Context: bound to proteins that are not shown
This record gives sequence, structure tokens and C1' cells, in this order.
RNA sequence: UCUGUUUACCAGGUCAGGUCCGGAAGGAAGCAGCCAAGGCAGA
Repeated sequence: UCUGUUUACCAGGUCAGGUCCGGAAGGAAGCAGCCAAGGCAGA
């Protein structure tokens, strides 16, 4: 260097649902689902 697979919160991105601020305009932390990815086994 490719395949399957998994890995709840505590790597990352999107972040539905819901929820905070606001009157709204809109932002926002981010669960889940997805993708890298952590790998590794097989090659």
C1' cells in the first nucleotide's frame, strides 16, 4: 500500500431530532445516523 469489520460520552467534520440566547434576523453546545479515522486480521 487495498478488503471486511467494528469503536456509546470523554479523537475530528457534517451535525437530523431536540435544546440555550434572541422578538425575529439568525447564531450556538452538540446526542444519534454518515464519512474519514483508531486500528488491526487478511492480503